The PDB entry is titled "Structure of XBP1u-paused ribosome nascent chain complex (rotated state)". The RNA (18S rRNA) from Oryctolagus cuniculus has 1698 modelled nucleotides. The entry is indexed under translational pausing, XBP1, UPR, RIBOSOME. The work is reported in "Structural and mutational analysis of the ribosome-arresting human XBP1u" (Shanmuganathan et al., Elife, 2019). An Rfam search finds the family "Eukaryotic small subunit ribosomal RNA" in it. Clan: SSU clan. The literature on the family includes a 2001 paper in Science by Yusupov et al., "Crystal structure of the ribosome at 5.5 A resolution". Released in 2019, the model rests on electron microscopy data to a resolution of 3.1 A.

Context: bound to proteins that are not shown
RNA sequence: UACCUGGUUGAUCCUGCCAGUAGCAUAUGCUUGUCUCAAAGAUUAAGCCAUGCAUGUCUAAGUACGCACGGCCGGUACAGUGAAACUGCGAAUGGCUCAUUAAAUCAGUUAUGGUUCCUUUGGUCGCUCG
RNA sequence: UACUUGGAUAACUGUGGUAAUUCUAGAGCUAAUACAUGCCGACGGGCGCUGACCCCCUUCGCGGGGGGGAUGCGUGCAUUUAUCAGUGGUGACUCUAGAUAACCUCGGGCCGAUCGCACGCCCGGCGGCGACGACCCAUUCGAACGUCUGCCCUAUCAACUUUCGAUGGUAGUCGCCGUGCCUACCAUGGUGACCACGGGUGACGGGGAAUCAGGGUUCGAUUCCGGAGAGGGAGCCUGAGAAACGGCUACCACAUCCAAGGAAGGCAGCAGGCGCGCAAAUUACCCACUCCCGACCCGGGGAGGUAGUGACGAAAAAUAACAAUACAGGACUCUUUCGAGGCCCUGUAAUUGGAAUGAGUCCACUUUAAAUCCUUUAACGAGGAUCCAUUGGAGGGCAAGUCUGGUGCCAGCAGCCGCGAUAAUUCCAGCUCCAAUAGCGUAUAUUAAAGUUGCUGCAGUUAAAAAGCUCGUAGUUGGAUCUUGGGAGCGGCCGUCCCCUGCUCGGCGCCGGCCCGAAGCGUUUACUUUGAAAAAAUUAGAGUGUUCAAAGCAGGCCGCCUGGAUACCGCAGCUAGGAAUAAUGGAAUAGGACCGCGGUUCUAUUUUGUUGGUUUUCGGAACUGAGGCCAUGAUUAAGAGGGACGGCCGGGGGCAUUCGUAUUGCGCCGCUAGAGGUGAAAUUCUUGGACCGGCGCAAGACGGACCAGAGCGAAAGCAUUUGCCAAGAAUGUUUUCAUUAAUCAAGAACGAAAGUCGGAGGUUCGAAGACGAUCAGAUACCGUCGUAGUUCCGACCAUAAACGAUGCCGACUGGCGAUGCGGCGGCGUUAUUCCCAUGACCCGCCGGGCAGCUUCCGGGAAACCAAAGUCUUUGGGUUCCGGGGGGAGUAUGGUUGCAAAGCUGAAACUUAAAGGAAUUGACGGAAGGGCACCACCAGGAGUGGAGCCUGCGGCUUAAUUUGACUCAACACGGGAAACCUCACCCGGCCCGGACACGGACAGGAUUGACAGAUUGAUAGCUCUUUCUCGAUUCCGUGGGUGGUGGUGCAUGGCCGUUCUUAGUUGGUGGAGCGAUUUGUCUGGUUAAUUCCGAUAACGAACGAGACUCUGGCAUGCUAACUAGUUACGCGACCCCGGUCGGCGUAACUUCUUAGAGGGACAAGUGGCGUUCAGCCACCCGAGAUUGAGCAAUAACAGGUCUGUGAUGCCCUUAGAUGUCCGGGGCUGCACGCGCGCUACACUGACUGGCUCAGCGUGUGCCUACCCUACGCCGGCAGGCGCGGGUAACCCGUUGAACCCCAUUCGUGAUGGGGAUCGGGGAUUGCAAUUAUUCCCCAUGAACGAGGAAUUCCCAGUAAGUGCGGGUCAUAAGCUUGCGUUGAUUAAGUCCCUGCCCUUUGUACACACCGCCCGUCGCUACUACCGAUUGGAUGGUUUAGUGAGGCCCUCGGAUCGGCCCCGCCGGGGUGCCCUGGCGGAGCGCUGAGAAGACGGUCGAACUUGACUAUCUAGAGGAAGUAAAAGUCGUAACAAGGUUUCCGUAGGUGAACCUGCGGAAGGAUCAUUA
Repeated sequence: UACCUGGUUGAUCCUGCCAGUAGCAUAUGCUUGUCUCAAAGAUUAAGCCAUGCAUGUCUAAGUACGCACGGCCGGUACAGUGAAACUGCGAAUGGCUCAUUAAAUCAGUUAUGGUUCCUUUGGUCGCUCG
Repeated sequence: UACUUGGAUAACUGUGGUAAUUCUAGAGCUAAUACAUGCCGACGGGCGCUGACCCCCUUCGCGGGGGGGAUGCGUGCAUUUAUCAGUGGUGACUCUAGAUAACCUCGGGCCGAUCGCACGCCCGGCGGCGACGACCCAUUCGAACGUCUGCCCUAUCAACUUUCGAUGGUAGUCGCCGUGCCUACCAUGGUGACCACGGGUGACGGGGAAUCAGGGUUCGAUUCCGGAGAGGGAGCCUGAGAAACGGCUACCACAUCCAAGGAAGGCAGCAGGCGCGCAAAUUACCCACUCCCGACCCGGGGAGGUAGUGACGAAAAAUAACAAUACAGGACUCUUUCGAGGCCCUGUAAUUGGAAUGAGUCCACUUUAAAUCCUUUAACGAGGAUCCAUUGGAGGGCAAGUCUGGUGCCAGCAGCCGCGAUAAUUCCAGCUCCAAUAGCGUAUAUUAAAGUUGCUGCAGUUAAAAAGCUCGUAGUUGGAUCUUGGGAGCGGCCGUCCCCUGCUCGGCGCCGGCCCGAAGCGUUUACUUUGAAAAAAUUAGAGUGUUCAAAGCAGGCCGCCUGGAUACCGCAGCUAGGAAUAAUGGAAUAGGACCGCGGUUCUAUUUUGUUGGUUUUCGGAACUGAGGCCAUGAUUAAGAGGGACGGCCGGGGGCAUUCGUAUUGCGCCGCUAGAGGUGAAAUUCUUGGACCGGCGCAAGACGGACCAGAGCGAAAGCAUUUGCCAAGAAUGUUUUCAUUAAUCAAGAACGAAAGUCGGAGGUUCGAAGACGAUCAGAUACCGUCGUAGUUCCGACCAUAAACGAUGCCGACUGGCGAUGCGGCGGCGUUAUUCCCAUGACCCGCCGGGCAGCUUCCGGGAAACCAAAGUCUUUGGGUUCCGGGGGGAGUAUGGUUGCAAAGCUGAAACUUAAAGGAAUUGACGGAAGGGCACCACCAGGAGUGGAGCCUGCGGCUUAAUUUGACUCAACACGGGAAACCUCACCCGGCCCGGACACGGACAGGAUUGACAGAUUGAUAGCUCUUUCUCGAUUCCGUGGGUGGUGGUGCAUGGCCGUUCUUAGUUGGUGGAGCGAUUUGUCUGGUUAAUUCCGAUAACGAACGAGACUCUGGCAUGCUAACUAGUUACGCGACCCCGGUCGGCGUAACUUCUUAGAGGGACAAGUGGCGUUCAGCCACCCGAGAUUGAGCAAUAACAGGUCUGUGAUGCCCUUAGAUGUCCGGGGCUGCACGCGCGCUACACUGACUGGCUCAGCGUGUGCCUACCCUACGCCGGCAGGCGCGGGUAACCCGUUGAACCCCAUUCGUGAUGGGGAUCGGGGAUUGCAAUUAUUCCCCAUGAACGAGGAAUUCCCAGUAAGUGCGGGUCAUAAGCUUGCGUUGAUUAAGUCCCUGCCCUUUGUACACACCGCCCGUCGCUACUACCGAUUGGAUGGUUUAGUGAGGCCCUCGGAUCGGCCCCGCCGGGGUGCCCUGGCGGAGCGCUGAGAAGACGGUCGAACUUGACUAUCUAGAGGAAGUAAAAGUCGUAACAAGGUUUCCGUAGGUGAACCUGCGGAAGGAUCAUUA
């Protein structure tokens, strides 16, 4: 490296398959000193779960009359931390599995001129006659 | 009220209910960027309207023209409705925007009723940095609907969907928007062989992974993207985003606590537990690295990161090295080698020595959120450096012991072939070696190998294969023909660049035109080239010292340099050039293009200086008429096809008609007892006349010879004659059509014979069946019958060895002789004769039709093929079909049929072979030749019949020792054994167990010993007593010797056999790929592969032949006192003569012997024959074929270990399987077989007389044992004495038998025969008993010529007969030699038994004593069918019930607000606003829960319906596999009845039979 070998027969040449040959996966047996990486309840049961954890969060900038701490300069409300709570936002992100699904999902190319769209960013927000 | 509006609540105080919850309530409060109300400022004037009223000019007047203006309304953004016009864009709006007339959903739309930090300017008003929330327009993250292309298998899924929406239209509902998404009405549509619909998947899809030449094949659940979901569906609030489940609400399944009233759940998240499993880790630490969320610099995150298990896997890599001594060798000098030196070396050795380091323990540092691991570093820590490396194998593939012990077809090894029956290179163990080296072995899926899926790139005659043939719709493939070429430049005719389309706007500009740039159009595809878009990781690959590498994107210098590329990216789509190729069409009753005109209809419009209408010039679209022109328009008709036409042809098809004979039956006549039929007979018919012969007739068959490698038909198939009908190939054509053609899923026509359902008729033949034969059996072959059938018509089925085992069409590639068709050309012969022309012959040519012969075209494995070729130099087009052999054309499913059956068509399970062609042996009851008395014919002698002897089997026994069981075991081992032999048995001695090692011992290691018991012996073998031997010996351990012990299946050698026949083998050359073939033979001849002669053979070799010996022929040679002859000298006898192996001698070899020789060779003649090879007869001659030995290659699982001191392995070895002694046995006896001897008689027995040989042998190593003359004793065997002989001396002239002659016998088992048995006498031996052998007498059995069957032989032979050697002391009933007498019959043959050449067939190659098939037995396994309205797990739906959610309509538990007044304070002028407490109308209004009706989505429940998997399966019936089964022989050889296929029937069984085919047959062939 665009590769063969043995087996039907007294012996030969074919068709023909089997057996060898070498990897990549999955399990198993024996043995095992070091070191760098490293798959790992998928195949049968997308079967069932004890236990514990996994999404909660405050800035000087929404609410602070729990002395829970706390300063003395007070009578002109609240120095400043601050538990708990209301409110705002996230919880529709992430992780797992491939059950279902054969013009379905998905891959390449298109339009939304047929629609919505938190946050962020850029425009608007005396335009109105009471 | 805008210097800021209203009332409810959490946190809190207090009461608690419940067993329990992230369960919450009433009482008292209090905040909003939670919930509602809501104006001040801009705000004084603008714009459109109603418009009171007013003003100016003109007209007498109405009228007309031009301005100002009171009141009120509307006038921001966003939504809805419609109209007018058309700032900014798209390729395109009903786009954005302007104006016009209103709404702005009380379940209201924005116009800030918010918060934090330093602080300033005026004379109370003004201000910054931000944060948060917001109506609308954009941006981003997206989400979702859409456009095109792409996906595994299945037809045992061919039609699916559809008023329960299926495909569209109209108008609506919902939705965020477009749509039957849904609703009401209409139309019946939509998809599909280009595979729809239905089902299955151990299918999520993709980027990707493995293997890979190129092609492909397999996996993909898996870290990246998209989809689905939290056990199964369904529904909804919140929220921008969910049909969300660490959200709820109802049902099914699971499941938790309970005080029994209730509450509560979803780990296919992180760990962890059970089950399921071949199969997979901790109930750890942390937000520090990467990000995410939130009010956000701070908090959280089982996302993520770090630790623990971890040999899925990937990368690196320990288990040692050096030196010195003994050794084994290599490049040099010397020496013929032996040996030496090291300038240069390499290795081995529990021989020795230090030097160095790591696995581990371990301060410390570093790492890290805290740790852990890596690296560094103290001090420890290695010589069997025990601080020890295993996993598989050792016959081949595929590297590695014919080592040692055991097992002995057991155990076991081996992926395949194959190992293992007492000598295992394959088992189990020890040693050694080989592969890999911290990895290896095993199982499973898969890839390359596999050109064993084949598009590239397989095959179909015989290995598996072309439907039996044909038509035919999709599908695929489709004939030629339409545009050539030139110009300009470089270098040495050449390579190259550029050009040769048409019909609005600007600038190198120039004088309506020209040059250039830009925009639009252009007959459509398939194809081809470029360009953008195509997410990363992964694939290849630039750079980089993670110590290298797997990796990662990093790093180096005195802040910089930098990189973190690039390539692939299938398929489809967009765009820009091309028109070869493959489609596609122009115009052909011409409504055909093109430049122009005349009429009909409509209109954008420039214009009449500006205001109002009509028509036209100008230009637009549509209808129509006269025209001008086109080079006016149809390529050819394919050695494509169809059609027409002409003649001819054809066992093509149908119908009708007609002829022929055979068979059967009947009628008449003639004569007979037989006739059919067989290998042979019988069944059967027959004097009631069979069979035969003649005349007739009826029936239904069938169409011989002519009849062929000849014809027609698609195939099956088709043969008297005539007539009719319809069709067809080919030829011919200067005919027509103009690609109409080819192959074919679905579908269909025909289709041999057999079989089925109806009729007709049944002559012959003849499945089933009956009977007679053969056979052990025949339920077959053979024969006599004989139903269905075979014949015709109407309906079936579609099966053949339906074959050419070779599909159809097209093109090409050697010829040759034909034949059939049709046509053409040309000497001649012959008929219509009466010429031309037509018929029949001769030679050619043309197209294909069946064919045949040669062959180095070419192919194939070969047989063979002009196709089976044009094939690794692989591609003309197209349908069916095969993927090892069985199971199996089986089950199931569908379908057709009256049935039998036909089409499609598996799987489970089992096996390493099954098969095709060809070669060599073997075999054939296959053919053609030759040979053989171990074969026959014709005979001869015999065996098997009787007796005896010997050997074998069997039986008995202590042993009856054993080898051999066809030729090729059995009078064989030389085997006729009393001892020995002897190997067997019964008892007893001895070591002759060498040698080595350890003890004992001279104070003695150990032999021998008569007495008495024992014994067998006079063995001291033992027992009691003691004498003697003198280092030779004894007791144990190794070890050797001995063995007639086993193994002839370990062998050597020898012998026999294949194989007494004539076969066998190299060298070169040739044929074939190869095993193999030729030579080594068509024909003749021979005892012969012996020669002659052809010949791809030539040169040869062994055998045979040739050779040696034996035998007659020699009046010739050599020789003879170890042999004779002739003559004598004698002697004896008889009447000169005869005899004398009685003696001696002068010659000689004729008789005797052995040496050289010679002689015979088909030599000569006559015939046959290629006149060669050879054969027969004959003259001459002793023979014109005497016999033996040796005797080729290769093999025998032949015999011998019992011939060896030839020998390997196993066993014994001292109480011997060694050896010796004593005895027995090898002989045993109800039986059978084999070789021999004696007889069955008058061709003979007995008794006398006579007369004739040669092979031979003869005194011994031990060895103790020779042949005998002669004389006496005796009948005899024999005994005694002297002799001879080591051998032509002596036996011996070798006086041998049958035979010759003469008496006795008389057909009687007798004078044949001599078995058995008694008494006796001698020889040999130590010993005779089981009589060793010989002799005498006596007793006197079977046997009257021997059955099937079998042995040997043909000339001095068979046979009769006797004599020698071996066995031997005594001995031949055996064997081997020799002599006498001496024939019959034959001079051939494959008939029987075998052998040798050639051909053929084979399914055999331990080779026919082979191989193999089927039924019925035994066991195991595997699927199939099956009642059980089969059982069990599922999935999809019809009709009725229906919780829960959502929407609509009611409803009013409760919470409020407005009004009425009364009692009163304050303010303003009897009234109005304000603050408190009461009342009641609930006179009005708002919010609002529970609940109910109706509708929608609808989980789920009951009753049915439709599709898959497993199996109790009682039971039935198949298939496969097991080292040995019963019965038969089906097949392979002409397998004994040739085989096989299709169809029916019978039978234990392979099988048989009927009809029709095939050769894969034993025939490629059978004659004018």